[PDB]
Context: one part of a larger RNA, bound to proteins that are not shown
RNA sequence: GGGGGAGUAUGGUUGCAAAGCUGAAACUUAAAGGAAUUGACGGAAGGGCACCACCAGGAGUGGAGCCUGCGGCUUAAUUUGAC
RNA sequence: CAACACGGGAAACCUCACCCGGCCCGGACACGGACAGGAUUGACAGAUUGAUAGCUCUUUCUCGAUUCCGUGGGUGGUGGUGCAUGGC
RNA sequence: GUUCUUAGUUGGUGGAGCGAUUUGUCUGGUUAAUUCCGAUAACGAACGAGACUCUGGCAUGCUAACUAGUUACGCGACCCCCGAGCGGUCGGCGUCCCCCAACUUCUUAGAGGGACAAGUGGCGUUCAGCCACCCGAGAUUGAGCAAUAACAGGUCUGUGAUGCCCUUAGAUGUCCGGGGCUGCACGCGCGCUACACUGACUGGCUCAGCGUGUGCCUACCCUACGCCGGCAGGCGCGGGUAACCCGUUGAACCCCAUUCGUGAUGGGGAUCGGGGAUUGCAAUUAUUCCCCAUGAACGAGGAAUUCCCAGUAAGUGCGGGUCAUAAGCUUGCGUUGAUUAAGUCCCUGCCCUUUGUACACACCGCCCGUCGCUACUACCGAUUGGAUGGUUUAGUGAGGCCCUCGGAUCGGCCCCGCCGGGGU
RNA sequence: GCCCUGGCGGAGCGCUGAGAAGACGGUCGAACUUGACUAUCUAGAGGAAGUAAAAGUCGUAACAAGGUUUC
RNA sequence: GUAGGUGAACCUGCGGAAGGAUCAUUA
Repeated sequence: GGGGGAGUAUGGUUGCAAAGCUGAAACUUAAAGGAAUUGACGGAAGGGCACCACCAGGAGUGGAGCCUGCGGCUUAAUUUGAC
Repeated sequence: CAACACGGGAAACCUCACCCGGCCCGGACACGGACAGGAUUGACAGAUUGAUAGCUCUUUCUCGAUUCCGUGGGUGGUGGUGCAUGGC
Repeated sequence: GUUCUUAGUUGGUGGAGCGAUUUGUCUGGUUAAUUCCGAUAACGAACGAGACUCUGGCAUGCUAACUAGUUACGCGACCCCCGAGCGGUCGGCGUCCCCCAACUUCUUAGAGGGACAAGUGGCGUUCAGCCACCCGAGAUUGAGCAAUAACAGGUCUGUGAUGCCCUUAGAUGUCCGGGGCUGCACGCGCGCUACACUGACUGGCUCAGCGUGUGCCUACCCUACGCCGGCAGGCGCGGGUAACCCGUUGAACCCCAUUCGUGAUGGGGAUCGGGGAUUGCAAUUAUUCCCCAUGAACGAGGAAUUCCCAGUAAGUGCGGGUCAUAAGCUUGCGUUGAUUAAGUCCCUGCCCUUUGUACACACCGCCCGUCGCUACUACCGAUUGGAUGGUUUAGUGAGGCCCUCGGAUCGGCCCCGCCGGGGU
Repeated sequence: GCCCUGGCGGAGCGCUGAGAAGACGGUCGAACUUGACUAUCUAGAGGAAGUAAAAGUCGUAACAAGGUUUC
Repeated sequence: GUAGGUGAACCUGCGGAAGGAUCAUUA
């Protein structure tokens, strides 16, 4: 002498107390675990790299009107894929 | 990111797959009925329809074995599934 | 398409492991790169990278060109005129209209060359390589292709690619008519136009390059010139299946002059009315185009966020695709042409090594407890709970046995009132 | 009258044997009543746990230096 | 391990362990 239940309940005993020692069962579960391998990941380290990253800038988008594609709403239908 | 001027998707009809309607078989082939005394096909007029679709309907003509009906069985599908797949 | 355009990936034999696995595939230096140099239980390899293919930049070197031109010459046409005279201009005309120019510089396109870190200096283990410079057109031009493994990424709406399922004559087949795919309280994404004077407007001037052009079906081409009209357009005449024609593609921006004058103004042209053309079978929910009117927001845009290192960003137009009709889209092309930077790992990510791990659907992973609901199992618990067994205290105590009594009865002797009687 | 006796019969109102019921006491001792102890089984308001399923609620304690190293 | 505290996991004090994130840090 598988993992839990559980070092729990109860009995005994020690203690001022906190607690200590001894110590089940019912029930539940197909795993729980140990050491190593590969990978992934780390708000771990060391090195290198990228304007689909930054730095220094440029042009912008987001703000306006319009075009256009989605969603929504509407419709007899406003066909449908992709988010 | 790796959907959203993407589907090469700038759709009046077509595209079209959606909606409201109307035609057609473009249902091979086999089997069984039906039939040349006609299996079947088209069609003028009127009505009818959205329609000059003979789609229906009265009407009779026309066609000629090509069909028509039933049973098996095709075929077609921008119908579903990209979570069954190929290719890309 | 993406992981991933990063440099990564895999056998064979050998070594280490019981084994998954590991070494090879690495301490280090270098590279854009497991690129090379080197150590090395590894050796020899394979793919990827690189090489490769296309494109750009130079070849006054070669081959050529009446479908490309240039110089020359000869005609002209003008201006000249002083007088020029081998004057200047002509994209006016000729000389392959073959005898009636040459040549390839410019254009086209083939064969070739060229650039290799080659030379110098420095750094470096003085290896791999790096930096600077001379000469050079160029000392890194852009693309295409692009490994193992994988994704339940997208496509069954590309296919006479396809399994299964569904429908199949009132068809989910097919055709025809009409409508819709555009519909608008609203949210987002890709873009176009702008907010002005570094501008708009009117006129004048002057420069491209990709590339297309008449159709199997299949109907639909690119357009010079002339005329009509204000414009979009219309009408005749041609050219081109194309280095022959459009076309010397007379593009835009830009340039040079004019007006405007800091106002929602001559900025901006949304919205809307009327009219005129083109395409088509059909234009309404306006196809597109033109003309006249209205002239709206918008005065450089919050939090956020995209792309970009040289002929790049950006301004600017032009072709191709779609196309009867059409571009605010996309794919290419030319034109004008910069600011910033030659760095870093800070943010977002990638690659290698070491390390940790309870993760392997792999951190968008795994996982703890209270609380709430539902079942089951035990535990504590007032009830001086209850029930059923067992062993006993005490009291009572049946019955048997033993002892001490007891004597209901039942016999014997003494019988001995008598008749009697015999050894007499 | 000293009875060998055949039997009735009073009864010797005695001597003695066998003896049942019953009773005192003793001893084994069932059984009943009560009490005690000890075994299992079991009710219980309420209380407090452990298990299994609900992507239920609240947070995020542990695993990476788990973001305060863990125990 | 022990003690207190907190809705809950847990937090904090004192001593300890590495089963740590250091087998190592220089005269």